An RNA: 24 nucleotides with solved positions.
It was solved by solution-state NMR.

[PDB]
RNA backbone atom coordinates (compact mmCIF):
# COMPACT_ATOMS: atom_id res chain seq x y z
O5' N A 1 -1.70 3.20 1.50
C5' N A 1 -0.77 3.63 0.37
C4' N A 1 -0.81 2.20 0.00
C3' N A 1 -1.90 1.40 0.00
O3' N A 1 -2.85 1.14 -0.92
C1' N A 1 0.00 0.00 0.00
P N A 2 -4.44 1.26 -0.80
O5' N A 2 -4.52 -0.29 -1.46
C5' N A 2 -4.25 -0.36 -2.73
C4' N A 2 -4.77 -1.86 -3.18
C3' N A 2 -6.10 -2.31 -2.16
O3' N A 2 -7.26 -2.20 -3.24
C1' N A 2 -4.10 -4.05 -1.61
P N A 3 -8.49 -2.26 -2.46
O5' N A 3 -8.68 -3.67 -1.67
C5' N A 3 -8.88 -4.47 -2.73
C4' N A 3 -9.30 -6.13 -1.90
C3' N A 3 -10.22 -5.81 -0.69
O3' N A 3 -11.82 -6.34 -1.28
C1' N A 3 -8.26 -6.87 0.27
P N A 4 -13.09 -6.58 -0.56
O5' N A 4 -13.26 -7.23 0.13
C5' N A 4 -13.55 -8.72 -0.01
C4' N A 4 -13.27 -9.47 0.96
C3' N A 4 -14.46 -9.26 2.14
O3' N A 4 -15.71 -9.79 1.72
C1' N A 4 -12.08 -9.16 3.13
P N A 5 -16.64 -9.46 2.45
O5' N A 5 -16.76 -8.91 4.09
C5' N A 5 -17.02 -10.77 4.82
C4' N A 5 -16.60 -10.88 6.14
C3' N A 5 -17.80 -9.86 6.69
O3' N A 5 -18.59 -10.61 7.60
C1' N A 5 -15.61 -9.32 7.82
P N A 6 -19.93 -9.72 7.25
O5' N A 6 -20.35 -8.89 8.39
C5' N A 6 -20.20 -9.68 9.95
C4' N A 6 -19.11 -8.66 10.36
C3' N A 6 -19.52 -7.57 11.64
O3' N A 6 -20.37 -8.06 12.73
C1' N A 6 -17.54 -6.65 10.21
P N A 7 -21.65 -7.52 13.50
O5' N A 7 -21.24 -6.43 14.56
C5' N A 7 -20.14 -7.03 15.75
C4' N A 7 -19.33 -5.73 15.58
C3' N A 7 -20.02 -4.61 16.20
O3' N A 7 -20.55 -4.42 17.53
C1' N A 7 -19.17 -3.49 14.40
P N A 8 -21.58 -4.71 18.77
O5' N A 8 -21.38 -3.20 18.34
C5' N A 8 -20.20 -2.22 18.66
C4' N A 8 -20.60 -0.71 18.65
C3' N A 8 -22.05 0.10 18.96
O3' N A 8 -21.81 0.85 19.98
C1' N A 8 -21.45 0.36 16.41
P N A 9 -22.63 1.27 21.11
O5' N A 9 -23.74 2.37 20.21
C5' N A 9 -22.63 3.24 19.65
C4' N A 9 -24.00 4.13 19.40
C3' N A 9 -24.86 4.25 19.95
O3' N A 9 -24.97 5.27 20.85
C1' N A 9 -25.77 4.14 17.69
P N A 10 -25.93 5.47 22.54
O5' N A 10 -27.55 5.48 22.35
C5' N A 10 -28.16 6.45 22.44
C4' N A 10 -29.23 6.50 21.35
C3' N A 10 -30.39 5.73 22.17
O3' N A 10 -30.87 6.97 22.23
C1' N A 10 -29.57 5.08 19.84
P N A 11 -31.51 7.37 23.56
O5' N A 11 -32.15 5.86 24.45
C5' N A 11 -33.43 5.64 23.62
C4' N A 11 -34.60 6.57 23.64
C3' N A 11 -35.44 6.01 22.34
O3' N A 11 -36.80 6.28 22.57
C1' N A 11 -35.28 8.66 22.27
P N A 12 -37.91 5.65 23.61
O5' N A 12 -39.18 4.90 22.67
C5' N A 12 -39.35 6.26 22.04
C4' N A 12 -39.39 6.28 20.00
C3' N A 12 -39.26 4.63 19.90
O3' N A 12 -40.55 4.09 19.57
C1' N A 12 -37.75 5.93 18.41
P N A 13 -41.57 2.91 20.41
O5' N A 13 -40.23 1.93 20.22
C5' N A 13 -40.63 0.57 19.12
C4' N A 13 -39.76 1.26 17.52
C3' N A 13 -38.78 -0.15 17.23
O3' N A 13 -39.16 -0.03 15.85
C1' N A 13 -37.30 2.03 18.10
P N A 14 -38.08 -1.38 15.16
O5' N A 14 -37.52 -0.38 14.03
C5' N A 14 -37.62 -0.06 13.07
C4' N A 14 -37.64 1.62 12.66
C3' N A 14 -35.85 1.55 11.75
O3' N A 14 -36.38 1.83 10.18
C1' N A 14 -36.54 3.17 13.78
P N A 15 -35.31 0.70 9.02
O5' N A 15 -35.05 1.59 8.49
C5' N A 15 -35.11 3.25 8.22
C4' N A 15 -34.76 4.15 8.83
C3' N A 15 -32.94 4.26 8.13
O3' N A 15 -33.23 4.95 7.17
C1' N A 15 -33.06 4.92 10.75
P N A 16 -31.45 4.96 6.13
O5' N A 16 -30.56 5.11 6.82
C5' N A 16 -30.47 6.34 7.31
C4' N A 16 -29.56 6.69 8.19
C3' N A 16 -27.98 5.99 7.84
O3' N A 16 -27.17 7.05 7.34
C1' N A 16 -28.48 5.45 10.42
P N A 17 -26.03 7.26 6.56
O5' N A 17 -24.57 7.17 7.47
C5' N A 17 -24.88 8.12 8.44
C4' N A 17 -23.62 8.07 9.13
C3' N A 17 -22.31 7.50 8.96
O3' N A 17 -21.30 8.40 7.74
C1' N A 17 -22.71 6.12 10.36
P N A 18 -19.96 8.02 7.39
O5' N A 18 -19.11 8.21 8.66
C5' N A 18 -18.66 8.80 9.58
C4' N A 18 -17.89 8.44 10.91
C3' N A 18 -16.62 7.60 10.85
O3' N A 18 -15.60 8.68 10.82
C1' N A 18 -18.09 6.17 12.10
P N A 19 -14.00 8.23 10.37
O5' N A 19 -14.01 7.22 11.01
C5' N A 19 -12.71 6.35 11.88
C4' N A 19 -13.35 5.01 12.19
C3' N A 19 -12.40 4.04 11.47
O3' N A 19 -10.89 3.71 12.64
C1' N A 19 -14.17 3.21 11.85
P N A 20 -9.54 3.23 11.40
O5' N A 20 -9.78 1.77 12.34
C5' N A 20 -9.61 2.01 13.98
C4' N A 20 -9.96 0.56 15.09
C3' N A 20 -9.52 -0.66 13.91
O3' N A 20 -8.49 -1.07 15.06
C1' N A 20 -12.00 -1.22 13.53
P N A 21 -6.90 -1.46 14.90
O5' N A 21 -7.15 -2.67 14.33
C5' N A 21 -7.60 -3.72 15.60
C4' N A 21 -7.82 -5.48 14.75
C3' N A 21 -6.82 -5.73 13.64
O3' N A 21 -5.67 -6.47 14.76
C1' N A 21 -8.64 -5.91 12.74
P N A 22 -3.73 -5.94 13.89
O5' N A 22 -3.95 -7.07 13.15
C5' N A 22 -4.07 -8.81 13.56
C4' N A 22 -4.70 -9.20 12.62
C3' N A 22 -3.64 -8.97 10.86
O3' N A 22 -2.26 -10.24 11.29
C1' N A 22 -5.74 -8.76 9.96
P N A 23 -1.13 -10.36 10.65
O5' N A 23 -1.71 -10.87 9.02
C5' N A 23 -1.83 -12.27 8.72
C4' N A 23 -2.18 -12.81 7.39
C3' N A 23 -0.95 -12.59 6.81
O3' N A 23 -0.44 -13.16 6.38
C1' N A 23 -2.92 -11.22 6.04
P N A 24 1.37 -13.19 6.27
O5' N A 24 0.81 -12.56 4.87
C5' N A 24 0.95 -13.00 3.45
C4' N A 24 0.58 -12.39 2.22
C3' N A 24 2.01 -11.50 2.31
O3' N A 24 2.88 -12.63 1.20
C1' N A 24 0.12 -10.41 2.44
RNA sequence: GGUUCCCCUGCAUAAGGAGGAACC
Annotation: The entry is an ensemble of 18 models.